[PDB]
Context: one part of a larger RNA, bound to proteins that are not shown
């Protein structure tokens, strides 16, 4: 440069009216309508990845395969707030240094080793020393593992378990007051399991938590979902509809009463009994009566109502608001989800480690009436450095040369139908973005029917059509005796009115004492 | 309201409260009732590879590999199997034959055609036959040259995983042992 | 043998 | 009892063969939906 203003800009169901901005509006914006995602999302959030793309304000041109007043583009500001999240600490599979030993050597390999590898205590004397211990070796390695501690309201254009108000906590250190224990020096009390606001405890020792598999079915508990009245507010209203819908709600922290296992006392069972859906439990002491405890996401109080929702009645240029009135009682459940329990199945498989933290055993020291107290009880005093914290996590914020139908770990998961996180319809909550206008020639690509015949088609029943849930009735042969099997043939299903069967709690007479 | 000592199991009663499931019957519309959606076509054989699994990412999912299950083989620690360039190196190994390592076949049933002795497999059983380097003699003045000794392994001579691998039977002798070798027959 | 005979 | 490998069971694994079912076929026609077409914007490339 011709091809050529050509091939093409058709997957993810879809858009319209009006008004405004504006040189210019199909892809800006507000409204009014229609539709899709359909809780395994076209939602709300995070891990790795990126690195400002968040967020206001402004824009000429590039880019956003169509246009563009918009934009993750461009321009110039702003944004991220922690003793309680996290890293930080710990270790795991692994790594790396020293001791030493290789290799010309860059270095190998060695991590407990052929290492003099170090702690704590007493000493006025022959003052310048002696005593006791044994285990070894340091570092890195986990934003899902192990681990101290934070909850609710309000708040920004953007952050927030971080900022403000309120109400907590854990962790380290000092020292005080109340309490408590002691003249019987280191509590008492229950027959016990064990109790209570305290109630000594070094060496060196035990033990326990940290610390643990998968899978079945119960049963308890938050939460959700579902059902009845009651107040307020909204819809519907030709008729009907005491109607349909929304609010109705309590957080850490904490006291108080309670909960499945278990344990303890009595007592001593065959006419064996308790006893789970699921056969284990009992002279190794069952049942049964009376107790003690592990457990709370359970009830009542405090936190709290003052918050937060929800309606109403004034005020309101703004700046601002003010001030009533409610936020109630119940019910269900092989629901759906998390947790927590005592059971059970399996294995030639048996399902980390360490940092840290508590109890015991000993019984060294140290302890009182000049009161003493070295009380893990209650209040009260000090102190808590560092980084990270915006946004997206994708049909446009990551990786594929890209704003590529591909690919990329995770938590929350509404109503109907239905076996049922199938498909199909809906709510909140999000989109409405994927180049548009007309036309309906061939062929195509996807979807579909066709009389009559029934594989004559073809290499070949390729492809398509027929079958299909779920209740009854049946069900060969072979066989490793488990199976084949939903073999094979067959009968039925739909709205109405009924009618039967299947459940739960709660309650028994006298005589006295009272 | 609780203590006893009795009385009784017709509470076989009554109150009150609750949910989904099953059966069965009349009525009724009907081209169609699992009314969309959702969702096995079926059977008679044959060859395969036991099953479940696994792989040629971007032409092949299968009779291929695995796999349980049988076989053989080495190996008692100063050992096997490994790995280092080398160590006071390092695996196996926090191991020890019901284990470890290598093979091969591949579930269960079936299943081992008959004999053997030629390759090979193993035997320290006698031999210097072959026979390195180092040592040992002799010659020669030395360089050198000549012998003789001789590890292991090879050969020689023995037994077999009898694997591979040959292999038509049975009789009998004169050989006498391998190899026989000469006859006889055998449905 | 219109289906033996021997074998756990 | 059994005298089997003529091995059950499983399989996107290769074959044959019935019944049902059908646009595979006689032998075709017909209807949607987005192309293709026409318009406006945007606009390659193989190849030569």
């Nucleotide at each position: 440069g011709g091809u050529a203003g050509u091939a093409g800009c058709a997957a993810a169901u879809a858009c319209u009216u009006c008004a405004a901005u504006g040189a210019g509006a199909a892809c800006u914006u507000g409204a009014a309508g229609g539709a899709c995602c359909g809780a395994a999302g076209u939602g709300g959030g995070g891990a790795a990845a990126g690195g400002u793309u968040c967020c206001a304000u402004g824009u000429g041109a590039a880019c956003a395969g169509c246009g563009g007043u918009u934009g993750g583009a461009c321009a110039u500001g702003g944004g991220u707030u922690a003793g309680u999240c996290g890293a930080u600490c710990c270790u795991a599979a692994g790594c790396c240094a020293u001791a030493g030993g290789g290799a010309a050597g860059u270095u190998c390999c060695g991590u407990u080793u052929c290492a003099a590898a170090g702690g704590g205590g007493c000493a006025c004397u022959c003052g310048u020393g002696c005593c006791c211990c044994g285990u070894g070796u340091g570092g890195c390695g986990a934003a899902a593992g192990g681990g101290a501690a934070g909850c609710c309201g309000g708040u920004u254009a953007a952050u927030a378990u971080u900022c403000c108000g309120g109400c907590a906590c854990c962790u380290g250190g000092a020292u005080g007051u109340g309490g408590g224990u002691u003249u019987u020096g280191c509590g008492c009390g229950g027959c016990a399991a064990c109790g209570c606001a305290a109630c000594u405890g070094a060496a060196c020792g035990c033990g326990g938590a940290g610390a643990c598999g998968a899978c079945g079915g119960c049963g308890g508990g938050g939460g959700c979902c579902c059902c009845g009245g009651g107040c307020a507010g909204a819809g519907u209203u030709c008729u009907c509809u005491u109607u349909u819908c929304u609010u109705c709600u309590u957080a850490a922290c904490g006291g108080u009463c309670u909960a499945u296992c278990a344990c303890c006392c009595u007592g001593g069972a065959a006419a064996c009994a308790g006893u789970u859906u699921g056969u284990c439990u009992g002279g190794a002491g069952a049942u049964a009566g009376g107790g003690u405890u592990u457990a709370a996401u359970g009830g009542c109080c405090g936190g709290a109502a003052g918050a937060g929702c929800c309606c109403g009645a004034c005020a309101c240029u703004u700046c601002u608001g003010u001030c009533g009135g409610g936020u109630c009682c119940g019910g269900u459940g092989c629901g759906c989800u998390c947790u927590c329990g005592a059971c059970g199945u399996c294995c030639c498989u048996u399902g980390a480690a360490a940092a840290u933290c508590c109890g015991c055993g000993g019984g060294a020291g140290g302890g009182a009436a000049u009161a003493a107290u070295u009380c893990u009880c209650a209040c009260g005093c000090c102190a808590g450095g560092u980084c990270g914290u915006a946004c997206u996590c994708a049909u446009a914020a990551c990786c594929g040369c890209a704003g590529c139908a591909g690919g990329u770990c995770c938590c929350c998961a509404a109503g109907g139908u239905g076996a049922a996180c199938a498909g199909c319809c809906u709510c909140u909550g999000g989109u409405u973005g994927a180049u548009a206008g007309a036309a309906c020639a061939a062929u195509g690509u996807a979807g579909a029917u066709a009389a009559g015949g029934g594989a004559a088609g073809u290499c070949g029943g390729c492809a398509a059509a027929a079958u299909a849930g779920a209740u009854c009735c049946g069900u060969a042969a072979c066989u490793u005796c488990g199976g084949g099997a939903a073999a094979a043939g067959g009968a039925u299903u739909g709205g109405c009115u009924c009618u039967a069967a299947g459940g739960g709690u709660u309650g028994g007479g006298c005589a006295c004492g009272u | 309201g609780c203590g006893u000592g009795c009385g009784g199991u017709u509470a076989a009663c009554a109150a009150c409260c609750a949910a989904c499931u099953u059966a069965g019957a009349a009525c009724u519309g009907g081209u169609a009732c699992g009314g969309a959606c959702a969702g096995g076509g079926g059977g008679a054989a044959u060859c395969u590879g036991a099953c479940u699994g696994u792989c040629u990412a971007a032409u092949u999912a299968a009779a291929a590999c695995a796999u349980a299950g049988c076989a053989u083989u080495g190996c008692g620690a100063u050992g096997g199997c490994c790995a280092g360039a080398a160590a006071g190196u390092g695996g196996u190994g926090u191991u020890g034959a019901c284990g470890c390592a290598a093979u091969g076949u591949g579930a269960u049933u079936u299943c081992u055609g008959c004999c053997c002795a030629g390759u090979g497999c193993u035997c320290u059983g006698a031999a210097u036959g072959u026979c390195a380097a180092a040592g040992u003699g002799a010659a020669g003045a030395a360089a050198u040259u000549c012998a003789a000794c001789c590890a292991a392994g090879c050969g020689c001579g023995g037994g077999u995983a009898a694997a591979c691998g040959g292999c038509g039977g049975g009789a009998g002798u004169a050989a006498c042992u391998a190899u026989g070798a000469c006859u006889c027959u055998c449905u | 043998g219109u289906a033996g005979c021997c074998a756990a | 009892a059994u005298g089997g490998a003529u091995u059950a069971a499983c399989g996107a694994g290769a074959u044959u063969c019935c019944c049902a079912c059908u646009g595979u076929c006689c032998c075709u026609a017909u209807c949607u939906a987005c192309u293709a077409u026409c318009u406006a914007g945007c606009g390659a490339a193989a190849c030569c």
An RNA structure (26S rRNA, nucleotides 1426 to 2323) from Thermochaetoides thermophila DSM 1495, in which 757 nucleotides are resolved.
It comes from the structure "Chaetomium thermophilum pre-60S State 1 - pre-5S rotation (Arx1/Nog2 state) - Composite structure".
The sample was in a buffer at pH 7.5.
Among the 54 different proteins in the entry, which are not shown, are 60S ribosomal protein l21-like protein, 60S ribosomal protein L28-like protein and 60S ribosomal protein l5-like protein.
Keywords: biogenesis, pre-60S, 5S RNP, RIBOSOME.
The entry also models magnesium and zinc ions.
The work is reported in "Structural insights into coordinating 5S RNP rotation with ITS2 pre-RNA processing during ribosome formation" (Thoms et al., Embo Rep., 2023).
It holds a match to the Rfam family "Eukaryotic large subunit ribosomal RNA".